Solved structure of RNA with a sequence from SFTS virus AH12, 34 nucleotides shown.

Context: bound to proteins that are not shown
RNA sequence: ACACAGAGACGCCCAGA
RNA sequence: CUGGGCGGUCUUUGUGU
Numbered sequence: 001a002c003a004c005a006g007a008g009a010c011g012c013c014c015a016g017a
Numbered sequence: 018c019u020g021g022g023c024g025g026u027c028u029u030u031g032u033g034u
Stems, first nucleotide, its partner, number of pairs: 002008001011023006
Other pairs, nucleotide, nucleotide, family: 001009cWW
């Protein structure tokens, strides 16, 4: 930045660190 | 915490002019 009279998103999946 | 995989991706679209 988005969404919102604060219900969310900003990564999700595995293998080893 | 290191190397990776991820698109017609899912969300998502109903009843009548």

The sample was in a buffer at pH 7.
The work is reported in "Structural insights into viral genome replication by the severe fever with thrombocytopenia syndrome virus L protein" (Williams et al., Nucleic Acids Res., 2023).
The PDB entry is titled "Structure of the SFTSV L protein stalled at early elongation [EARLY-ELONGATION]".
Protein in the same entry: RNA-dependent RNA-polymerase L protein.
The structure was determined by electron microscopy at 2.6 A resolution and released in 2023.
Lineage of the source: Viruses > Riboviria > Orthornavirae > Bandavirus dabieense > SFTS phlebovirus.